[PDB]
Context: bound to proteins that are not shown
Molecule: TOXI
Organism: PECTOBACTERIUM ATROSEPTICUM
RNA sequence: AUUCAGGUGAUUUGCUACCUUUAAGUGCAGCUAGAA
Repeated sequence: AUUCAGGUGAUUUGCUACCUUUAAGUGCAGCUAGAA
């Protein structure tokens, strides 16, 4: 030097938050403007 760890959303693209002590989808964007 050794060239992106997996995952949490009845939906989830980017980043982020969160969980990985077994649990955990938040926020900003984007997209949407629907109808009980």